[PDB]
Context: one part of a larger RNA, bound to proteins that are not shown
RNA sequence: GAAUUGGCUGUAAAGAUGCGGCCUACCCGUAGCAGGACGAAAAGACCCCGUGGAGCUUUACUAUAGUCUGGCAUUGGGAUUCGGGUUUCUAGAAACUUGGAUUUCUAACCUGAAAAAUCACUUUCGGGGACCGUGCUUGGCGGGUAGUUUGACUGGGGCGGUCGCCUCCCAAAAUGUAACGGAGGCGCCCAAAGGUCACCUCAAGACGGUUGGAAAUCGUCUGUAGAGCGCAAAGGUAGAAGGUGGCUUGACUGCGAGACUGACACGUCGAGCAGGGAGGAAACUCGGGCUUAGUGAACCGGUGGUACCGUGUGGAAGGGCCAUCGAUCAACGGAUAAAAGUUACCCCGGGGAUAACAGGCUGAUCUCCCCCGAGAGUCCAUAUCGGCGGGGAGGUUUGGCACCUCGAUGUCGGCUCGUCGCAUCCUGGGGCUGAAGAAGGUCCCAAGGGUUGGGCUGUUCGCCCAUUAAAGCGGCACGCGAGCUGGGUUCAGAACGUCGUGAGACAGUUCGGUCUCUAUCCGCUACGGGCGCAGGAGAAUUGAGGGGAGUUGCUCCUAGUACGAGAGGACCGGAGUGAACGGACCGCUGGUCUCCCUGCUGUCGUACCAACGGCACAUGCAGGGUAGCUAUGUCCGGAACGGAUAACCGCUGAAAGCAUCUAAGCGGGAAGCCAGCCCCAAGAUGAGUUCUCCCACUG
RNA sequence: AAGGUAAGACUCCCGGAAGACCACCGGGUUAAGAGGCCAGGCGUGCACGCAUAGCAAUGUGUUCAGCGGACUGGUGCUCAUCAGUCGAGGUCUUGACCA
Numbered sequence: 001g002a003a004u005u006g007g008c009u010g011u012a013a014a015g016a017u018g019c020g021g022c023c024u025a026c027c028c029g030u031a032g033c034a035g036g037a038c039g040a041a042a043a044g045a046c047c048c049c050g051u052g053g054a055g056c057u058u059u060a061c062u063a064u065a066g067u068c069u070g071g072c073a074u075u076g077g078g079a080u081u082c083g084g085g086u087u088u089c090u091a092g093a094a095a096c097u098u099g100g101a102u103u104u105c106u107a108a109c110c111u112g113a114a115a116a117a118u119c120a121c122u123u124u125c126g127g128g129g130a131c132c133g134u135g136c137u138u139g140g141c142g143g144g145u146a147g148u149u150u151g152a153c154u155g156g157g158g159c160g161g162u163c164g165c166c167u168c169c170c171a172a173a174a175u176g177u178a179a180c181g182g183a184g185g186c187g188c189c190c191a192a193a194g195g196u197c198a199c200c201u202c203a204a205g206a207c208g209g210u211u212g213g214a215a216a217u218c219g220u221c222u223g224u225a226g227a228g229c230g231c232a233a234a235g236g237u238a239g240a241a242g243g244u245g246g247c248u249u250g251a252c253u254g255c256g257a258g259a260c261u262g263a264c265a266c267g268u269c270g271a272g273c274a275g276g277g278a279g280g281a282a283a284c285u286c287g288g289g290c291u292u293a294g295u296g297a298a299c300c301g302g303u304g305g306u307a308c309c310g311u312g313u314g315g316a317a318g319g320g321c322c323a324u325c326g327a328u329c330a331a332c333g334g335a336u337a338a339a340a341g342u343u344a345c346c347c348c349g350g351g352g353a354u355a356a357c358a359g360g361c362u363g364a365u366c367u368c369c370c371c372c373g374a375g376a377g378u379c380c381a382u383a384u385c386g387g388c389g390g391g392g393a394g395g396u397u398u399g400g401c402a403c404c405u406c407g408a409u410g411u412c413g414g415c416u417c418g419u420c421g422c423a424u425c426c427u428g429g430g431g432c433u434g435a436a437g438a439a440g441g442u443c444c445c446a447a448g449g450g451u452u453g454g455g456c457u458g459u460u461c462g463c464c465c466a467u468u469a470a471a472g473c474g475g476c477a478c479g480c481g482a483g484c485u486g487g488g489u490u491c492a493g494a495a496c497g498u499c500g501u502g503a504g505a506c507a508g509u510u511c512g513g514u515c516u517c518u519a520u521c522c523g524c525u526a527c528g529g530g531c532g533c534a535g536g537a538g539a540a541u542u543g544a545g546g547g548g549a550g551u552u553g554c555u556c557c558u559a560g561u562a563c564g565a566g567a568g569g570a571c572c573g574g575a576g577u578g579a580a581c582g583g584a585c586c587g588c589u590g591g592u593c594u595c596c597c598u599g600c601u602g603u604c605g606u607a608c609c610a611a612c613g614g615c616a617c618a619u620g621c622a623g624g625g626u627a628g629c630u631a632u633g634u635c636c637g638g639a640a641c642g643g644a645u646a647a648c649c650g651c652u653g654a655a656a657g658c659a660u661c662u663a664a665g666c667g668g669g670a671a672g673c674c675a676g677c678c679c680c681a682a683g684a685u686g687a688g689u690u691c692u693c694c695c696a697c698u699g
Numbered sequence: 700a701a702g703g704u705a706a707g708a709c710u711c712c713c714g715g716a717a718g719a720c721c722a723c724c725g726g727g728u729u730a731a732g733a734g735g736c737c738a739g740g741c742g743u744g745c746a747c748g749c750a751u752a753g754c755a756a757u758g759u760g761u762u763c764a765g766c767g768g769a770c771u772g773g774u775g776c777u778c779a780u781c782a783g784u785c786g787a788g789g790u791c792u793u794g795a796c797c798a
Base pairs, nucleotide, nucleotide: 003017006023007022008021009020010019026530027529028528029527030526031525032524033523035522036521037520040516047351048350049349050348052347053346054343055342056341057340060148061147062146063145064144066141067140068139070137071136072135073134074133076105084097087095109128110127111126112125113123114122151163152162153161160180164186165185166184167183168182169181187332188230189289190288195247196246197245198244199243200242202226204222205221206220207219208218228237229236231294233292234291235290252275253274254273255272258269259268260267264333277286278285279284300326301325302324303323304322305321306320308319309318358405359403360401361400362399364398366394367393368392369391370390371389375385376384412487413485414484415483417479418476419475420474421473422472425450426449427448428445429444430443431442432441433440452466453465454464455463456462493511495509496508498505499504531683535694536693537692538691539690540689541688545680546679547678548677551579552578553577554576555575556574557573563568581637582636583635584634585633589631590630591629592628596624597623598622599621600620601616602615603614604613605612606611642674643673648668649667650666651665695789697702698701707785708784709783710782711727712726713725714724715723732778733777734776735774736773737772738771739770741767742766743765749760750759751758752757
C1' cells in the first nucleotide's frame, strides 16, 4: 500500500491481525476509554560516518588592512666640522664640493588670525618648516581581518595502543592464510667480523694442583656438540659458517641464460662472456658478511665527470646523460614547499553499516537451589549453621554481543489503573525440633484474599517516626506521557569550583527554562438497529456456560484446666466485637440543593411615597433550606454444610515364613480445586421448555 | 411469491425515581398519565395594607402570618383528538397413535 483487520502459544530479521496449531467470534451501528496498530507529525537537533559546512579561538599555517623603519622624489640657499674630488701652489690650500652630520634660515610646503564662515585673493601679516604629509621601494610588528589545515585502525567515538622491515607459534605435515591473538627483535655494524691461502676445535664434568678455590690458570680422562656463530630467534653448522695468521682488495666496470615472488611497482637467487685484477703450486675461489631485519618510488636541488640539445650561425647561459649527495616524507606506496583547536548557537548529507533505551541471544557477574561434609552445636555432622570443593536452575543486576528499529521504539521518579509468577511477609494444612507450656526455629503443601500512614531526598532504594496478621520478592518495553505530571537527567541564559593561554569543557554543582482540542481499525465498557431460531404472536421460565465474592485482629467462655518447681499458660470446640473493602439504601447524622422563603447595600426603573423589578456572577452578598443526588451517614456481606484433593497421617498387606500408608485395594487431611452465595446468559445457529391466543382468507 | 386481515406490535401524543440516542416502564377518553386546581405535607418566619406607639430610626396588632421547586392524595379544568402503518396461513422424510 490495499484490506473480508480476534485470543493464546509457538515461529519467523530476534516484539505476528496477516505464518502453525489450538481456542473463541451471527450481520451492522452508536456513546465512550486510550492497551495494541512498534499509531500521527518533522527523511533523529544525541551518536558515528562524509579527505561536507559554518561560527568562534590561539604562541597551527599562509597572507594581509593597519602599523613602525631605512633609502629615493616632492625638496631648497647657507653658514658650521668635513673620512674624500679636480686643475690648482712654496709632505701643501684659496677657486670649491659628491655627499653625511648637527645648527640655523624663508621663497617650496603646512597652518592661523583680519569686512570676504568651505574656497580663492591679498595681507602691517603670525607660527612651524625642508621636518610633517604623500608617491615607490626595504625590513619588522600584525587573529584586527581573511583563506584554510587539524590521519587512520578501533567488537560505537574518545583515551591508551598501532602504522615500515625481520623471527617464531597460531597456520589445520604443499605455498598461502585473520585478530587491539600469543612471544621478541631492526632503522646497524665490520679497513677487517671481507677475497683467498693455510692452520686449530668447542661446551661441561671428574681426579690433581701456586697466592685461587663452587667458577681464575695449567694438567690428564670422558667429550656428533650438550659450545660458538656482532645484535632476535628459527633453520643450519664438527670434513666448519666457529677460532688464528700471510698476503691483497671481487665491498670490480660492462652483461645477464634461466628461474623464484609479487595485482602492480619493487624484491630474491643466479651459471656463464668481456675487460682486468686478487689469493693459491695448482684444481679453483672472489662482482661483500652463514642466511633471513639494517629500509623509502616519484618531484625539486648540491657535487664530479661527459661532450648529446643548446632556437640565424660560432660560442657561452641553461638542459640531458653516467656517478654520487639531501627523507622518524617512521601515518614508512609515501596528498602542499609550507597548518592547531572549538561548537551545547550549530547547519547539511547519510547510517540501525553504529553507541545511549527497550526487546533478543548468551549467562561471566547477580538470584536461587542441591550434593558432600570439615567443624561449630558440652555430648551428638545434618534441631539449627556449613569450611575447602562440586553440580544445576532463573533470567530480575553490572555486562558481552550488535540481530529488528537513526524517513524517530520518549527516556528516570512520581501519580492512575491494574494483572501474572512463586523462590510465600500474613493468613490456612503439616513434618522435625536443642517442641514442657507460651513465643519460636526450620523444612514441606498452599497464590483465595491481604500486605498501613507519615518525616528526609527528584529519587528508586535506604534511614527514621508510629502501627501492624503482615508491612513479601519479582514480571508485564526496569507495565502504564495519543493517561497525567515534569522533580531528575539531556538544548539555548547565568554563576562557582576544577581543566584549558583561548574559544571552550566534566554523567561535578547551582538558579531558570513550550510535554502537540477532533480515535479509522483491533481491543475494552456501555446502549441499539437487522436477521436468524420451519406459523404468527403475549408472558413465565430451565442453566450449557461466564463473572463477582474469597482478608483478618482483638476479647470472652471453655479455663487460670492440659502443661509447668514456678512464673507463665494452651491446642480443639463455642460465643461476641471491630478494622479495611464491597453492595444497596437515604429513616437518622450532616453536604449541597443557581431564584422555594427571608434579610442587606449601591444605583437605576415601574410618575412620586409606599411596594416591588432589574444589575452588581455566568445566585450582587448574606441567612436558612424540601424532593433528588451524596459521605463522613445507615443496613447487609465474606461464611456453614458437601465432594474430590496437596504436603501429611493411617487401615488391611505382599513380593523377603519379619517389617512396610502401596505394589492390587481402603479411610482420614488445607484460606487452595469442584459444588454451595450473589449477578449474566439459549446468537447454548446444539437456538431449549411451559402456559395461553389467532386461525386456515383471496387472488 | 404477492394482497384485505385475525391474534398482536408499532407510528404518534402525554409522561417516568428509565436514559446521551436509542432502548425500557406508565397513560392515551370504557382515561387520574402528566400539567393545573383543591386539600394535606415540608421549607421559610410574621406579608401587603390599615390601625396604634413614639420627633424619628424603628416597635406591636391584625399575623403559627404571607409566600411556594421537585412531596403525598383527590378532582375531568388543559393536553394525551383523528387516524394511519405493519402483522399468520405454518417445507419435507422417516417412526409411533386414531377411523